[PDB]
An RNA: 34 nucleotides with solved positions. It was solved by X-ray diffraction to 1.98 angstroms. The entry also models sulfate and magnesium ions. It comes from the structure "How the CCA-adding Enzyme Selects Adenine over Cytosine in Position 76 of tRNA". Pan et al. published it in Science in 2010: "How the CCA-Adding Enzyme Selects Adenine over Cytosine at Position 76 of tRNA". Crystals were grown from: 20% PEG 4000, 0.2 M tri-lithium citrate, 80 mM ammonium sulfate, 50 mM HEPES, pH 7.5, VAPOR DIFFUSION, HANGING DROP, temperature 300K.
Context: bound to proteins that are not shown
C1' cells in the first nucleotide's frame, strides 16, 4: 500500500439510511514485495 474485522464520529443523497455514495478516529489481524 491493499484486504478483512471490532468500536466510535461525520458529510451528502433520499419520502425514508445502522441498510446507498463517501469522509474520519482508535484497535486487531491478514497479504504482496524473499
Nucleotide at each position: 500500500g491493499g484486504a478483512a474485522g471490532u468500536a466510535g464520529a461525520u458529510g451528502g443523497u433520499u419520502c425514508a439510511a445502522g441498510u446507498c455514495c463517501a469522509u474520519u478516529u482508535a484497535c486487531u489481524u491478514c497479504c504482496a514485495c524473499c